This is an experimental structure of RNA (FANCF sgRNA), together with DNA, with 120 nucleotides shown. Crystals were grown from: 0.1 M Tris-acetate pH 8.5, 0.3-0.5 M KSCN, 17-19% PEG3350. Entry title: SpCas9 bound to FANCF on-target DNA substrate. Pacesa et al. published it in Cell in 2022: "Structural basis for Cas9 off-target activity". Method: X-ray diffraction, resolution 2.4 A. The entry became public in 2022.

Context: bound to proteins that are not shown
RNA sequence: GGGAAUCCCUUCUGCAGCACCGUUUUAGAGCUAGAAAUAGCAAGUUAAAAUAAGGCUAGUCCGUUAUCAACUUGAAAAAGUG
DNA sequence: CAATACCAGGTGCTGCAGAAGGGATTCC
DNA sequence: CCTGGTATTG
Numbered sequence: 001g002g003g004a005a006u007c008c009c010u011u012c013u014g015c016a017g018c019a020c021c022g023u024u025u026u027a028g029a030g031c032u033a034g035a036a037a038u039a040g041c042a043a044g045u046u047a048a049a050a051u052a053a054g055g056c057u058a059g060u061c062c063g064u065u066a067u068c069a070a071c072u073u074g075a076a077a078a079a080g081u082g
Numbered sequence: 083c084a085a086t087a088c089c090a091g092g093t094g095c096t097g098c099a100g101a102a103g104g105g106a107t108t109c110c
Numbered sequence: 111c112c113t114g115g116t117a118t119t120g
Base pairs, nucleotide, nucleotide: 002110003109004108005107006106007105008104009103010102011101012100013099014098015097016096017095018094019093020092021091022051023050024049025048026047027046030041031040032039033038054062055061056059070081071080072079073078083120086117087116088115089114090113
Other pairs, nucleotide, nucleotide, family: 034036tHS034037tHS052063tWS053063tHS056057cSS056058tHS057059cSS069082cWW074076tHS074077tHS084119cWW
């Protein structure tokens, strides 16, 4: 120099399980004066559904990381080329 | 086609393994 | 933050 176990501490990588919002379209009978533009007023708080398009392997699974010049072969994987 | 200006999903929690940076004890 | 997509303006 390299390494091991332990103690104190710190940081970082990988994985799983959950919650709350947000957004989007629809639903929540707007009313009156005007032909209209518009004006005056009423009202507003909630929900459903989606949340990578989707896929086949059909699971209560998978779908954003890593890896990648070109060319020759080769399905590809790969190797080879100056 | 220029110059130009806006825009971009967000927060909170639980559990687990590991390597590795710094200091310390003892060793190969 | 970055920087590529988008609408707007012209």